[PDB]
Context: bound to proteins that are not shown
RNA sequence: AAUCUGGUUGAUCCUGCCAGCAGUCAUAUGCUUUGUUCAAGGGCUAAGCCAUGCACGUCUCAGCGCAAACGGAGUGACAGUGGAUCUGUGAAUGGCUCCUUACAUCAGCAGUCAUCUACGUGAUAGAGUGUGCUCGGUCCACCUGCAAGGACCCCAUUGGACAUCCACCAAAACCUUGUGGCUAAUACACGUUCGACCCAGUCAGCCAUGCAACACUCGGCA
RNA sequence: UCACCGGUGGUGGCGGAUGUAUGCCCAGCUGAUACGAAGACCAGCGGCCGCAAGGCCAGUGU
RNA sequence: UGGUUGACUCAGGCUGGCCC
RNA sequence: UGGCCGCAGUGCUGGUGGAUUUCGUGCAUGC
RNA sequence: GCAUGCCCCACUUGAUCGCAAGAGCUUCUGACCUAUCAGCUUGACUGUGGUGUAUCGGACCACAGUGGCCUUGACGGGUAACGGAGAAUCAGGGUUCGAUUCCGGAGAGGGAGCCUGAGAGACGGCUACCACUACCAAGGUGGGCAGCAGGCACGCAAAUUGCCCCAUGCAAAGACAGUCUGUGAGGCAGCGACGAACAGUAGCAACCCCGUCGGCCU
RNA sequence: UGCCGAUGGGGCUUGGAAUGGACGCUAUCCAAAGACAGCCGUGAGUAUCAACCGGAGGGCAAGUCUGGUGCCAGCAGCUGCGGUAAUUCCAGCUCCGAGGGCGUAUACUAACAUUGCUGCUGUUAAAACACUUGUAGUCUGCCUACGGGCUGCAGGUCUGCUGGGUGGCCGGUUUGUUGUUUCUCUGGCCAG
RNA sequence: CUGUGUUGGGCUGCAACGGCUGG
RNA sequence: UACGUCCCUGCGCCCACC
RNA sequence: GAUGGUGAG
RNA sequence: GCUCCUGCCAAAAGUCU
RNA sequence: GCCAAAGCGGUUUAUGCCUCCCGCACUGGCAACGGACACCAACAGGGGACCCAGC
RNA sequence: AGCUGGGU
RNA sequence: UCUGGUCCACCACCGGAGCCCACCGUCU
RNA sequence: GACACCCUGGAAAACUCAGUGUGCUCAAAGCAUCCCCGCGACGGCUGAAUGUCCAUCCAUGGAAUGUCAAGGCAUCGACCAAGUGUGGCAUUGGAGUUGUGCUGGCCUUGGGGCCCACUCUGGACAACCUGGUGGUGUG
RNA sequence: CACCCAUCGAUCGUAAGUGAUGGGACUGUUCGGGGUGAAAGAUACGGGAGCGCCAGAGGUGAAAUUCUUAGAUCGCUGCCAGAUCCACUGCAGCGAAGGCGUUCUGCAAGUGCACGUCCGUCGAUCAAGAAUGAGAGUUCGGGGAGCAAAGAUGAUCAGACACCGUCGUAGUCCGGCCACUGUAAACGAUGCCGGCCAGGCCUUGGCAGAGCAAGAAUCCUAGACUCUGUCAGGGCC
RNA sequence: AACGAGAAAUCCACAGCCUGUGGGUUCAGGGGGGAGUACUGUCGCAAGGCUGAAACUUAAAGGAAUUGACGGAAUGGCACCACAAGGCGUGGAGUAUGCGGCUUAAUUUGAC
RNA sequence: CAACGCGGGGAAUGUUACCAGGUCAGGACGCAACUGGGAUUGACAGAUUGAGAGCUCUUUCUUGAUCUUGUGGACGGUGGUGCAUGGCCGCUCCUGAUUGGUGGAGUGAUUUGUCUGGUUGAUUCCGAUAACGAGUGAGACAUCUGCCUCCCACUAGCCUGAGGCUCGC
RNA sequence: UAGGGGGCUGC
RNA sequence: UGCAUGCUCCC
RNA sequence: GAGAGCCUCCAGUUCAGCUUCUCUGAGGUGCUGUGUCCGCCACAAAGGGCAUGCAUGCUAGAGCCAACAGCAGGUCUGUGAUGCUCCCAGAUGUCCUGGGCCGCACGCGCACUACAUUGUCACAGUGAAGGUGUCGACAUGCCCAC
RNA sequence: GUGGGCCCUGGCCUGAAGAGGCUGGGAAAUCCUGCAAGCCUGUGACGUACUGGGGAUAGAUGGUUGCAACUGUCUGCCUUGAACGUGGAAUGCCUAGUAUGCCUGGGUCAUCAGCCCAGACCGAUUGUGUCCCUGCCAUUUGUACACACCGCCCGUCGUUGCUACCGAUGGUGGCUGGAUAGAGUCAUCAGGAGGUUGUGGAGG
RNA sequence: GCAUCCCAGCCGAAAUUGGACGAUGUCCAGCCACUAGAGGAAGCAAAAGUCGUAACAAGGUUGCUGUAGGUGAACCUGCAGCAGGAUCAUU
Repeated sequence: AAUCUGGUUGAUCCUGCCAGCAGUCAUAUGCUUUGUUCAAGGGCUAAGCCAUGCACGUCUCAGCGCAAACGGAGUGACAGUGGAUCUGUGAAUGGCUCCUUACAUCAGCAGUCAUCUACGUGAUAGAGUGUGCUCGGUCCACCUGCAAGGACCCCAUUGGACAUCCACCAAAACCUUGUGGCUAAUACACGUUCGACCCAGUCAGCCAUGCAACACUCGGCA
Repeated sequence: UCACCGGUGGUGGCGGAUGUAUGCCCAGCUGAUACGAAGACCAGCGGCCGCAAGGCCAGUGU
Repeated sequence: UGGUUGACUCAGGCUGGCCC
Repeated sequence: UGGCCGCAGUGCUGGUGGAUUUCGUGCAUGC
Repeated sequence: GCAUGCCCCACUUGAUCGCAAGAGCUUCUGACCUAUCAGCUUGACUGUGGUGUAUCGGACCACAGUGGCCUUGACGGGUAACGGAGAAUCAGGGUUCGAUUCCGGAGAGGGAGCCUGAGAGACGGCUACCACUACCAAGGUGGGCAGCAGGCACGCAAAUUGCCCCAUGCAAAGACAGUCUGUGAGGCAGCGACGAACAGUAGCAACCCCGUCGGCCU
Repeated sequence: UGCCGAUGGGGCUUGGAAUGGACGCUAUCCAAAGACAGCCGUGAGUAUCAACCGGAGGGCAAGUCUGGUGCCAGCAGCUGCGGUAAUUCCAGCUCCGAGGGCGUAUACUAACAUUGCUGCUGUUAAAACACUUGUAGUCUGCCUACGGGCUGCAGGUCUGCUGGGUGGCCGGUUUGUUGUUUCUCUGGCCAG
Repeated sequence: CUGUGUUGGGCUGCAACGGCUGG
Repeated sequence: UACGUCCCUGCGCCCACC
Repeated sequence: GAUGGUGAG
Repeated sequence: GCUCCUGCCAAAAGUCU
Repeated sequence: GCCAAAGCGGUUUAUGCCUCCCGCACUGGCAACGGACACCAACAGGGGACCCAGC
Repeated sequence: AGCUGGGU
Repeated sequence: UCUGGUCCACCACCGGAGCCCACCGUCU
Repeated sequence: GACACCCUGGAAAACUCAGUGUGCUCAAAGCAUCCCCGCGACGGCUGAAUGUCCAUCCAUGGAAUGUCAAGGCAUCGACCAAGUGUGGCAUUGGAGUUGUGCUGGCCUUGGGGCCCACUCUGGACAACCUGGUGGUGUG
Repeated sequence: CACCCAUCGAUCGUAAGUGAUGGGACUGUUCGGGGUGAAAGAUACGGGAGCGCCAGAGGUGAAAUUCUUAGAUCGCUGCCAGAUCCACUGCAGCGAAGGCGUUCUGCAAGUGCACGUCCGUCGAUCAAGAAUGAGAGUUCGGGGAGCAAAGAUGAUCAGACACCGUCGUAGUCCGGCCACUGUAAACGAUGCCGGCCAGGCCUUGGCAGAGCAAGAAUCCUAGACUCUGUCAGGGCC
Repeated sequence: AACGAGAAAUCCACAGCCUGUGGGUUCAGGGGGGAGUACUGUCGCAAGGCUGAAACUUAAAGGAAUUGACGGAAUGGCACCACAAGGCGUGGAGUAUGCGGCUUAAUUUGAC
Repeated sequence: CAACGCGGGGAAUGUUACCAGGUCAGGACGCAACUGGGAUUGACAGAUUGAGAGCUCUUUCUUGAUCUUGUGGACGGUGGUGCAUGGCCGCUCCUGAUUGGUGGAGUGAUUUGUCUGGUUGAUUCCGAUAACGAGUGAGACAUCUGCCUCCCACUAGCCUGAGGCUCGC
Repeated sequence: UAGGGGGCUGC
Repeated sequence: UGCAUGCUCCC
Repeated sequence: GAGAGCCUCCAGUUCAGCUUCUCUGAGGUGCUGUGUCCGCCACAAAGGGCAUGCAUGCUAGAGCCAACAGCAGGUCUGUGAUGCUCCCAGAUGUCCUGGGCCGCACGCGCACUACAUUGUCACAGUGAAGGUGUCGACAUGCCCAC
Repeated sequence: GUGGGCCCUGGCCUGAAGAGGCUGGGAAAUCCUGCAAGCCUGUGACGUACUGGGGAUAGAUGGUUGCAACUGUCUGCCUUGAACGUGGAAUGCCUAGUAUGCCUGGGUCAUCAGCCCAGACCGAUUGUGUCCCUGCCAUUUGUACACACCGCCCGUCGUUGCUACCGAUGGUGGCUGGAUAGAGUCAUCAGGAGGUUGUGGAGG
Repeated sequence: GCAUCCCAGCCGAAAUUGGACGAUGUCCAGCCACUAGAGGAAGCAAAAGUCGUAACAAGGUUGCUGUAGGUGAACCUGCAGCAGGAUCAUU
C1' cells in the first nucleotide's frame, strides 16, 4: 500500500470456485491477565413475568396560621419559627424500549392567506349602559307618557361553605370510608360611579329665508 | 269617493335630552389611485362684480 | 378619510342587532 | 305596558408584602 | 389663603394584541426484497350544501356524477424494517450495517373509552373488557419495572436490591443563610480482557567459556 | 597459520545502584468515602513480586532434533500427515509469531474486474431465446449568428554572444535588542 | 464638558546593531 | 539573457447590414 | 425588450 | 434622491460640410 | 445651409424684509448669489404717532 | 385705513 | 428709515438633460 | 415554450469525520490554556478557526450538448401605414379619463372600434411580372 | 437568341433545407429445389394375371426361422396400389428459421440489380403479445406399397425379450374449425442494427464496357464462352 | 493469408478494432451436484411445454493444449523367446530333482 | 515372460539358517564392589550326563589379580526390513534407441534438430530440410573358428643313418 | 608272388 | 568290326 | 622293375637333419570380388537379388562389450558392504551330540529311461575333442616306515 | 629322535567282478594320454510275443569313500521283472556342422551327476517368407487413461445415516374481513334523592 | 323571630331514553407460519458387499440430441437431426 498466495495435471495454460491473508466502536466463548487513563454493558430471545425498595412534588418578605408544636413579649388583630390544610402550579418534561410501521415513519425544503397555546416577554386596558327620557335605587308627578321638572342614597371592601382541628366512628383489610361542631381565602359564589371628558349618533324643538298651488295627509262627508 | 280651506317639501343654521365601553356571533360598508381631452344646460351650494337689480366663475385647506 | 402582503373576504375601522 | 331578547365573555383581584409624611391646596407662581 | 402641574414601591388572579417557545395539519423530492403478487379501489375519485374540528380536508353526512392508481410496477406479500444524524471498510466507483447516547416516531401487559388541563386519547391518571396475577376475616380490595437497582424465565449472550444531589439541568408558591425543596433525570462508586490509550515484567559493570575486526607473525 | 588487543554477542558467578507494583498517609482527593496524583514513608534476586496464546511441510515466520504411537489414536481452514525411520499425531527440548494478550465460532466488509456504472462473461469453460414479428422501455443521420486587419506588452521569424574562482556591500529592516511616538484611548490638574 | 503638557500601557512613518541572506 | 522588426493569444481600436 | 405615471423621512 | 447645465443676441476663429 | 465654445454690452438680483393669513389655524408655510475705492446732496418708492376737510 | 398737509 | 459713482464675483426662482432607487400598468 | 447541463452566489442542528491552535508527563483525549506576580495582591491577552451535503432549496450568468413539447409546411397568402370626407355604422359598458367654480343630474363635442370612398401621400414587395408548333426578319 | 404575326390553352400563386453507400414505396428487370393448387410422368419395392422352366429360393461370419413340386426364386408382357422423385446434385441457389429437387400449369410473394421516380426520418433492438416451427407424439376420417418402435421369432451368448436374420402393429402417406403439440446437437453450439478491417483464389444473380466469342451454311443474328469494372450473395487460403 | 485477437484450438466481411476498457440495443451466466427436481401458476385431449426453487451435499467439475501409455484404429518395418514348411519333442508311463500342499519336534528359507 | 536341476542350494556329519538338549564367552573398554590375614582357574575319583563335557553335585586339592559381581557400553548374529541402502545381476528391450549447446516455433508444458521417400539388423546411409554443429549407443573394436606367410622344435611329426625283427623275391 | 606296358590269339 | 580267352615278350 | 609292416628319449648335416602335419607371437587376407538384373518427386545414389570365383560372401559364422531412462524385479542368507531396529549369557553369539532339510492321501515344472527289429543282447573292429592332476588355505594334520 | 604317502595314475600280480597289493611317471605338448569314448560298422543269436523290449520295485550279501553309510553315499553278484503297446486338451526349442542322437571333460566332490558349463563325434527334413497367431520398433490418429487397458468407469441391488418431497387423516399460532351479541365511556332525552335562598299575608 | 303554609328560584346525585366510539365473546371466510402422520418415492454421504459392462480406442453395435415404446440395471430400438466423427478429399 490501485497488492495477492495454496488447491484440478505426469507437466502446461485458462475458467472457476474453495481455502488462506486482512478488518469490524460485531456478539459469544477458551486459556492467560501488573499498573495508570478512558469506556460498552438483558438490544438480538421473551414489547415474557415480576417479590422488595425508591424514581414527583412544590413556600416565598410577598394566597389561607387562634396546632402551646417551638416560642419573644404585653392590652395586644396577627412578634417570629412552623408540621398540617385549603388554594395555585407541576406531574404532558425527563428516563426506558424498538413491538409496530414500506411514502408509512423519517431527512432536507416549504406553507398555514386553513390553526391552537400555560409558563416567558413587549405593549395595552375609562362596562351605572337593550330605546333621547322615563330606566342605577327610593321619594313626587301628569294621562292609554314627556321634550323640559326636581330631593336625596351609593364608596372604608360582600356572602355562604368545606379543610387543618376537636369528637363519635364503620371495616379483616384497603394510598377504603361516614357523621356532628367550629374556623380561613387570590378556593367558591357574588358585586362594580365618581375609571372618565368630549365628540358622533338617536329623539325633540326653534330660527332666517325662499319658489310654489303639485303630492300625501290632520282636521268636517256614504 | 264625484269633493271645498289650512299642514309638511327647498336651503343655511342653532339647539334641549343622552353621550352605548369591549370580546364572541350575523349582515351591510370601507380597506383607494399611481394614463389620458373640452363644452353646454336645469336644479340647488359657494364665491365675484355688485346700493340693489341682474349678471358671472377669478378665489377656493379648513 | 386608505395598513399589510408576492397575493386577501386579511389587519384595523364604520353602521344595525328593543318593541308596542 | 307587558312581551321579547337576555347577544353567555372582559372590572390590572372587595388580593399580598415591604416602606411610610397623605394637606387639598403642603410647594410655588401672580396677588 | 384666591387659580393652576405634583403629593409610596413592588408582587400577584384575570382579559386583549403582538413576539417568543412549541404543537397540529400540509408541500416537494428521496427508502429494502419480492411477479411462484397484474390488475387494485367502491368513501373508492371529484363536485354542491352542511357537520365536526383549533383549523383545511370524504374527516363525516345528504344529494349528484363515474371516477382514482397501474409494467416509470399499482394492489398484495416479507422484515436477517423504527427512520435519520452516523459506523466499518473505501485509489476511484461503490459494499455492508445503523436496537443503542443526538433529533423524529411509537408504545407503556393487549385493546378501547375518557376526565383534568395550555398541552394527554396520559398509563409511577381514571374506566371497562381480555390474558395472567396478589391479599382476604370470603362479604370485599387490588395489579401494571419496555424508570432505577434486583429476581425467575429465555437463551451463545449482558452488572450493584450502592451513595449523593457536589457538578449538569429541570420543576415548583421557590436566590443563599437563619431553617435539609425535590430529582434512580444526572453524577460518583461497585461489577466489567466489549472496546481504546500509555507503561512495567528489568538495567549497568567486573569473572569465566564465543564470534568479527586490527596488529605480531606464517 | 597460530598468538595478542578492540568494540560485540550468548550462558554462569559477583558487585554498586535504580525503580514500579503491594501496603501506609486521615496530607491530598471526595457531597462522604475509595482509587488517582504526591511522598524527603517502609521496601526486590531464582528480582518465586516467575507471560502467555497459538504455531514450526506448503500457503506462512519457525526443527530432515529425541521418545511413544503404527491409516489406530489423532491432526489438519485447503493441500494433505498417520500403514513400525511421522519435518504435520502424543509429548520433551529447541525455535517462530502477536504479546497483556492470543486462539476459536458466527455475521458482515475487503480480497472480488468472483455482481462488473466505472468494469465481467456468453464458439468449445456457466451462459445467444428455433425463428421472424411486435408494444412498453432504451437508442436514434446531415443543416439554420462576421471577417479584414493591425497600431501597441513576453516569447517565438530574424540578429551576434556566453564553458571567469571566492568573498563582503546593498536593496529589504530579515531575528533578540533599543530609540521614537505619527495616532485614538486613560486620569486628574490648569484657562470658562 | 473644549483645549493644554503629563503617567501608564497600546500602535509602529519606521531606524539601525551582532547577524544578514537574494546580485 | 537584449533592442527593434513580418503575427498569437489576455486586451487597444477602425472598417457590415436591419 | 420598449413605453407610461407617482415618490425617495 | 443625486449629478450636470441653466437671462439676450453673437465677431473671428470651431464643428457638420 | 445647421450648430457650439467663449469675452464684449446693458437690459437682470440683495433687510429687522417680502409673500399667503390677516382675526379663522398663520409667532405657521414660501422666498435670500460679495468685496474693493471713498464723497455731500437731490430724486423715486416704502414705512407711524397727532391733528385738520370733504366724500 | 383713502387723500390734504405738516409735529422720530 | 433703505437704494444714486465705477470694476471684478455673481447670477435666484422658473426650467432643461441624464443617472440611481421603490411602487403601479401595457404589449413579443 | 419549458428544462436538463455548467458556473457563481445565497440557505442549512450539534456529537462524529477531516482540519486549525494548545506538552492532559506523552498518547487515546479535552477545549482549554498562556503571561505577570511569589519581594506579596485587588490582574492581562485570549481561544474554542474552518470544511467536506453524495442528498434539494432559491436565484444570476452561460455560445455548446441534450431532452421533451410544438410543427408536417396553400387550413397560407394574393401588401402595410398615413391622410381627406358628419362618410356611415345598437360602434360606443373608452356608458372611461379630462374638464366645464362644487354637487347631483342631463345633452354633447372630442377619444376610441367596423366598413366605404379615394389619394402623382409615404413605405414594402423573398419572387403571382404567360407558355406551346411554324417560319419571317430586327437582333 | 430578347422580340414578329399566324393559333392553341391563358389555374392566381415555389421560396422554411437537403435528399443519408437510413428506411419505406414505385417502375423496369433478372434469379431462385421460396410457398401453395391441379393434372401428367418415371423407373423401383410389393402384389396379381397370362406364358415358360424345374428344385430349390431367401438370409448370414455361419446358420436357422421364412417361402416352395400344391410350382417358390428366375425370365417376358400387360394389370393394381401406395410411397419417392436416382443419376444431374455441386465449398450451387432460395427461404425468417424449420425447410425446399420429375414435367406442364393456376395463385399470390420475396430478395438483388438498374434509375435525376416518389415520401421525407417514417428508423435499430425489443419484456408482454402474435405468426411460422424437423422428427416424435396426440385427435377425427381415409390409405397402407416399402420400412418399421412394441410384439413375434431364429441365431449369437454364460446370459442376450441386444447388435445380426425373418415377419410384424402403431407410425411414417393424405385430408381437418387455418386439427392439437411446440420441442431438436431447432448448431455456425457464434443475437440484431451500424462503421472501419492487407492480399490472393473459386463461385451465384444482375448492371456496364469490351472480345480473335457460338448451329443449319457459307449468310445472318443468337440468352453460349472469354476479359474488365461494379452492386448484392456463398465460400476458400 | 498479414496485422490484430485468443487459454489455446482457432477467428479472419471477425471470435479484430478491449485494462490504450463507453456506437445502439435485447437475451442469458456466476464452482460442481441436488436440478431443470419439488411446490405453485399458466397452456394442452394427453404426453407434456413454459415458469421454476430450497434443504442438503461436495473441492474440484470443466476448457484448450502437451508428453507418454493404450486401442478388437490406419500405414509401414520386424522376430523361430511368433507363425508358415517342417524336425525333435513335452503333456500319457517309471524314475531324478525343484516347487505347492499335507504330516511333523523341525520338516529353515528366498523366489511365483 | 523375468519363480520351480534357480540361490552355482548334487545338505550323511561341520555346511544350516530349523528342532530336542547341553556347553563356552570369543561381555572389549570405563566406572564401582570384592579381594594376596586369596578375585579367580584347572582337575583325580564316586555319582550325573547322550557324552573320559569337573556341565553339575560329594570330596579337597590346585591356580594366582589375567578374572568374578554389578552397571554404562561393546563384540557377534545365515535375526528383521531388498518398501531404508550400496554393489552386482535380471528385465523392460537383444531392439535401435538417447541427450545437450546455440538458433527457429509456442504464453507455456513442449516441439524442431532426431525427417516426406528409398535403404540397412541399425537414428545405417542416400538424401531432404529452421536448423547448424555435436555427444552416447549401432558400427568400428575384442576373442574364437576358418585359408596363408614369417618365427619356432630332444615336450610335435617326419626323413636320413645304425642297429633289430616278421612276411616275400 | 603278382602287377604294368603290350603284342599275338580266338569267337 | 567288336568282344573276350589263353599264350608270349619286356620292365 | 621285390618290396611291405614295424621297433629304438640311439644320433644327425655352420658346434643347427627337415617343416607337409602339429604348437604360436606377429602379420597377411575379402573389400560383397566379377557378371547380370533391379534400385528415388525431373535428375541423381545409398544399396539389394540372382549366378560365379574364392578357404569363404545370412553383419562371413559364433560370441564379448553394450547408451538413456527406469522396475519400489532378486539378493541385508556372499563379504569386516550397510542405516534404523531386535537378541545379547537360561543368547537369535558359539560349539558339540542327535535329528531335520529327503519326511507322503495329492497338483505341477523339468530332466533321464522307454515303449523295440532304421531294434536288444553277444563277440570283434575302427575311432575324438576341450581339458584336470601331487598344501602357495588345508597339513600348524592323519597313516606306514624308522 | 627322523623319512615317505595324501592329486592324476602307468605297468605287473591276485580276484568272477567290484576291488586290492607291488612297482614306476607326472607341478605336466614330456606321465596318466595317441585318454583304443559312445553312437557307428561286421557277424551271430532273437522273430512281432509286454518279448532276449523296459528296468521300476524288492530279497539274501562282497567291496569302496568317510570319524560316522540307519532313513539303504556309490558300487560288485544272483534273483525279483512294475507301469509303459507313441500318449486328450494343451505346449517348448529350433535355419547348417544347425536340430536330433551319442558319449567325454570340468564345476560341485573324501564319496555321490539323471544337473550345469563346455567338448568333440554321426549329421539332417524343410524354409530363404509372412504379419494370420503371439509380441517388438516407427509414423499418423482417437482418448474421459497417467498407478498409464491388469486403466478408467456407469446403473440397479444390499447396509447404515442425513435431508427435503408426496401422502388418507389431522394439530397449533398469527393476521385481515364480515356477521352477531355487547362492557365502559362520551353526547343527548329525561329525572329531581337531597341541599339552599326568597313572596306577602295572617300567628310577633 | 318556629318545617306555619302558600308560591317560587338555584345547585343537584341515582335512575330513564337514546346516537356515537368501541373493548370483548361466538360464528363464518380468506390468507400465512409452524407441525404429526401409515405408506410411497427421490437425493446425498460412508476403504475393501452383489449383477452386469453402458461410456472413454472404430470401447468392440461411432457417439450424442429431441421424442416414443420396451426392459433387472446400466440401457436397447424406431423416426428425424447433429459431429462435439472414425470423412475438411474423387464423373
Molecule: 18S rRNA
Organism: Euglena gracilis